[PDB]
Context: bound to proteins that are not shown
């Protein structure tokens, strides 16, 4: 960038 | 970087 919406994913762990 | 593991499991009650 996009999802998407009060938070989070876009890998996580070894 | 290889390589193993995982796709509901620290996160779904009444």
């Nucleotide at each position: 960038a996009g999802u998407a919406g009060u938070a989070a994913c876009a890998a996580g762990a070894g | 970087a290889c390589c193993u593991c995982u796709g509901c499991u620290u996160c779904u009650g009444c």
Molecule: 5' vRNA; 3' vRNA
Organism: Influenza B virus